[PDB]
Order: sequence, then structure tokens, then C1' cells
RNA sequence: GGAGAGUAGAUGAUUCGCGUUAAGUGUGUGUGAAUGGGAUGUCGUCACACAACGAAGCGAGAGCGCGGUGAAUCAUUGCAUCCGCUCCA
Repeated sequence: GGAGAGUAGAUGAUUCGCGUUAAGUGUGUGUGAAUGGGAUGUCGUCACACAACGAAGCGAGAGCGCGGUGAAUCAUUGCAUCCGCUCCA
């Protein structure tokens, strides 16, 4: 010198939950925090504060829906620059 591993997360599936009396989720501004093994870091990701706005309910019932819903597991995917690591040369 060539190839590869590896972050934050993303998408889906299933399981159990929550809301459906509207939380969560999404949006905007602002402040921060964490980010492959190390350094730097955002137009990426998260947290908080402030602001404006949306919503689907049903069944006699077992329950069924609805929500860009929370967690866990698996599956597919997954660092920009420099250094490091692994293999091959």
C1' cells in the first nucleotide's frame, strides 16, 4: 500500500405493556450530554426548558381496533477525517 472488524442509532418481526378521560409520538426555537479502540465532531442521536398544533374509537363479552405509542429479543443494517487493531501482501 489492499481488504475487514467495530459506535450512536435506523427499519422490521414477535412478546409483554401504556394511552385512547390524550400521555406518549411528531413539529419549532434554545441549552446541554453521549457517540466504533483513542482524538475531533454534526445537518446525525438523546435529555431538558420554552412555544405552537394534531388524534378513533368500539363490542353482550372473550376482546377488536386506533397511536408515526414504551420496553425486551431476534433479524437486516449501521462513523465523516486522522491514528490504532485484525488479516493478506

An RNA structure (tetrahydrofolate riboswitch aptamer) from Streptococcus mutans UA159, in which 89 nucleotides are resolved. Released in 2019, the model rests on X-ray diffraction data to a resolution of 2.72 A. The entry is indexed under Aptamer, riboswitch, RNA. Entry title: X-ray crystal structure of the tetrahydrofolate riboswitch aptamer bound to 5-deazatetrahydropterin. Rfam match: THF (Tetrahydrofolate) riboswitch aptamer. From the family's description: Tetrahydrofolate (THF) riboswitch was first reported for Ames et al. as an RNA motif in 5' untranslated (5'-UTR)regions of folate transport and biosynthesis genes in Firmicutes genomes. Rfam links the family to the GO term tetrahydrofolate metabolic process. Ions in the entry include magnesium. Bound small molecules: 5-deazatetrahydropterin (T0A). Crystals were grown from: 6% 2,4-methyl-pentanediol, 10 mM spermine, 40 mM Na-cacodylate, pH 7.0, 80 mM NaCl and 1 mM DTT.